[PDB]
An RNA structure, in which 38 nucleotides are resolved. Keywords: RNA duplex, Com binding motif, RNA. It comes from the structure "Crystal structure of a self-complementary RNA duplex recognized by Com". The work is reported in "Specific interaction of zinc finger protein Com with RNA and the crystal structure of a self-complementary RNA duplex recognized by Com" (Nowacka et al., Plos One, 2019). Crystals were grown from: 0.1M sodium acetate trihydrate pH 4.6, 2M ammonium sulfate. It was solved by X-ray crystallography to 2.27 angstroms.
RNA sequence: AGAGAACCCGGAGUUCCCU
RNA sequence: AGAGAACCCGGAGUUCCCU
Numbered sequence: 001a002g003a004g005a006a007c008c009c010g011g012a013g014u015u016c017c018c019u
Numbered sequence: 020a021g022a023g024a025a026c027c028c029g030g031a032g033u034u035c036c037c038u
Base pairs, nucleotide, nucleotide: 001038002037004035005034006033007032009030011028013026014025015024016023018021019020
Other pairs, nucleotide, nucleotide, family: 003036cWW008031cWW010029cWH012027cWW017022cWW
C1' cells in the first nucleotide's frame, strides 16, 4: 500500500411518519 | 421547524485477518 471481515461515530439524497 | 423510521450512498475511527 492492497483484499476480506466485525464494531463504532458524524453525514447526503429520497420517501414515510408523529407534532 | 422539531422528533422517529425505511431505503440507499459516501466520510471518520477501532479491531481481527491475510498479502